[PDB]
Context: bound to proteins that are not shown
DNA sequence: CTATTCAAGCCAAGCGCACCTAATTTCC
DNA sequence: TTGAATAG
RNA backbone atom coordinates (compact mmCIF):
# COMPACT_ATOMS: atom_id res chain seq x y z
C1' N A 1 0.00 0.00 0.00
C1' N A 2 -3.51 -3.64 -1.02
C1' N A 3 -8.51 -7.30 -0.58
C1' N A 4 -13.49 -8.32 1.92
C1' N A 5 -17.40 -6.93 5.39
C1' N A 6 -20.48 -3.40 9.39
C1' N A 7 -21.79 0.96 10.65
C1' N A 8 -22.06 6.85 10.11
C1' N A 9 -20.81 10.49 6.95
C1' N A 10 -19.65 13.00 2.46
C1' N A 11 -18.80 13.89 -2.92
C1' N A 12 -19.82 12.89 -8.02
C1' N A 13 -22.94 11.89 -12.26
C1' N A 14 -27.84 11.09 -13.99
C1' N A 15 -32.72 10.73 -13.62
C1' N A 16 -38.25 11.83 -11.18
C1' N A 17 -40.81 16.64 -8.97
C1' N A 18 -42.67 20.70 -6.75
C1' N A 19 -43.73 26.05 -5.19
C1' N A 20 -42.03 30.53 -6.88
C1' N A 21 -39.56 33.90 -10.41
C1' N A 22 -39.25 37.58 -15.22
C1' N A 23 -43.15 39.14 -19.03
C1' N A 24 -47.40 40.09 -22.36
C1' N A 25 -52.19 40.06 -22.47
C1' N A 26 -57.32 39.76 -20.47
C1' N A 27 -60.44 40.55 -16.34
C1' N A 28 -60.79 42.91 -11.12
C1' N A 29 -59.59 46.76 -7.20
C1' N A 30 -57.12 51.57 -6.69
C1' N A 31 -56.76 56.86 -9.12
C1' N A 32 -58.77 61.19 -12.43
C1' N A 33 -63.37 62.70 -15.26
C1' N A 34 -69.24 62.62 -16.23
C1' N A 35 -73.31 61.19 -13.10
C1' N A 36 -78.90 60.68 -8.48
C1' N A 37 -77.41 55.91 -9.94
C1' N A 38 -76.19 51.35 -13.21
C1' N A 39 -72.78 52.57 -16.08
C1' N A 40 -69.12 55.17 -19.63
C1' N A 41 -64.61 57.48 -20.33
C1' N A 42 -59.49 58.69 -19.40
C1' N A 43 -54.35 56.68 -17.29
C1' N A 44 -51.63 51.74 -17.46
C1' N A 45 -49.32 53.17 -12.38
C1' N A 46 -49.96 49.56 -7.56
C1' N A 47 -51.62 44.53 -6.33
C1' N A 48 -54.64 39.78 -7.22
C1' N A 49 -56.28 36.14 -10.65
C1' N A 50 -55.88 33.61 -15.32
C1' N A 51 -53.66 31.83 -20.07
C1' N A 52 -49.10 32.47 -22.38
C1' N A 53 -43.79 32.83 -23.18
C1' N A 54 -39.19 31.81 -20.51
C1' N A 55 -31.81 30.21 -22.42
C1' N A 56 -31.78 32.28 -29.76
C1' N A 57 -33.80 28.59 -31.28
C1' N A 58 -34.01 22.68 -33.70
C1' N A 59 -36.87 17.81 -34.03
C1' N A 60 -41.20 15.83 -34.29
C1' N A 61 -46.51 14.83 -35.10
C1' N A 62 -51.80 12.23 -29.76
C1' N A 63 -46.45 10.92 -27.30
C1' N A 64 -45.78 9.20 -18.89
C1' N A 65 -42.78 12.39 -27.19
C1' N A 66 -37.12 14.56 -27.89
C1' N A 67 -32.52 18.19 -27.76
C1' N A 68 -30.14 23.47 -26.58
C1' N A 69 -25.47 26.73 -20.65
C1' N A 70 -20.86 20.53 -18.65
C1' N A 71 -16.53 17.89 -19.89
C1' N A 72 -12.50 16.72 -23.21
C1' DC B 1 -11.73 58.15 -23.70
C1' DT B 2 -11.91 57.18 -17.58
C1' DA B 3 -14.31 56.43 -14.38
C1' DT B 4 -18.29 55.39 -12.57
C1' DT B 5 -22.77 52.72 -12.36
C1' DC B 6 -26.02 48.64 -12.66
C1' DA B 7 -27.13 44.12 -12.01
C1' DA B 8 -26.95 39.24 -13.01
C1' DG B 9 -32.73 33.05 -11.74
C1' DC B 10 -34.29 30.12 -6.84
C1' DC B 11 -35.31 26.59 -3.07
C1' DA B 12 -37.48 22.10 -1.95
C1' DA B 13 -38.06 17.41 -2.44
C1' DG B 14 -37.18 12.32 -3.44
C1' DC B 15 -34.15 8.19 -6.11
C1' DG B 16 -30.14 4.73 -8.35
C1' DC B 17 -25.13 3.41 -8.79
C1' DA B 18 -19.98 5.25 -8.35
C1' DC B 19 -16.02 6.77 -5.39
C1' DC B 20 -13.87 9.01 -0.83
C1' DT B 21 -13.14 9.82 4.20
C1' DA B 22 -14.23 7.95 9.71
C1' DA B 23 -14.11 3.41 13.08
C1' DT B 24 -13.95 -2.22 13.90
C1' DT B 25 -11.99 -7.41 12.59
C1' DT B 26 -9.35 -10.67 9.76
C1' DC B 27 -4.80 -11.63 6.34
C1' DC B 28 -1.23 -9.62 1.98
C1' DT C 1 -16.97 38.57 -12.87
C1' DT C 2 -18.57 40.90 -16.82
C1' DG C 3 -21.58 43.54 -20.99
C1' DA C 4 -22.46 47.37 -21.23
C1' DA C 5 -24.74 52.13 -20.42
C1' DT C 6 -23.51 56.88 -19.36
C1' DA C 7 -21.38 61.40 -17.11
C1' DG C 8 -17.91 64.05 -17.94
RNA sequence: GGAAAUUAGGUGCGCUUGGCGUUUUAGUACUCUGGAAACAGAAUCUACUAAAACAAGGCAAAAUGCCGUGUU